The RNA has 32 modelled nucleotides. Released in 2012, the model rests on solution NMR data. It comes from the structure "Solution structure of small molecule-influenza RNA complex".
[PDB]
C1' cells in the first nucleotide's frame, strides 16, 4: 500500500412494521 476480521467514533441518504438493515471516512488490535 492492498485485502480480510474485530471494536470504537462520526456526517448525510433511503427503506420500514420501526426490531432493524444498507453505506462512506477515520483510529486501532490482530492475520496475511
Ligand atoms: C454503523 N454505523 C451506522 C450504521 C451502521 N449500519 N453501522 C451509522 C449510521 O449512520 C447508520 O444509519 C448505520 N457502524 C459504525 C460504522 N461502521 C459500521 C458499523 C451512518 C444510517
Nucleotide at each position: 500500500g492492498a485485502g480480510u476480521a474485530g471494536a470504537a467514533a462520526c456526517a448525510a441518504g433511503g427503506c420500514u412494521u420501526c426490531g432493524g438493515c444498507c453505506u462512506g471516512c477515520u483510529u486501532u488490535u490482530g492475520c496475511u

Keywords: double helix, RNA, Structural Genomics, Seattle Structural Genomics Center for Infectious Disease, SSGCID. Bound small molecules: 6,7-dimethoxy-2-(piperazin-1-yl)quinazolin-4-amine (0EC).